[PDB]
RNA sequence: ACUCGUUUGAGCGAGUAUAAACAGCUGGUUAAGCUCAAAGCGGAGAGCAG
RNA sequence: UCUGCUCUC
RNA sequence: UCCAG
Repeated sequence: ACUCGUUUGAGCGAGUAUAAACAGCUGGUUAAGCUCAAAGCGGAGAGCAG
Repeated sequence: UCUGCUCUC
Repeated sequence: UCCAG
C1' cells in the first nucleotide's frame, strides 16, 4: 500500500470486488451530500439568454 | 420542462 | 446548512 461516503489532503466510517450505507457522537435544524481546510461537482438565491 | 453564462451563499 | 451539548 485496495474500493466507497462529490473532488484533493486530513480525519471518521464501511466493504472485499461490490459501491453500497441501520456506519461515519448525540439532539435539533437546513434545500444542503459524515467532519475540517480548500474547492464549487451537486445544491440555494439573484440576474440573464436559448 | 430542460440548457448555458455571471454574481453571491 | 447551521446551532447546542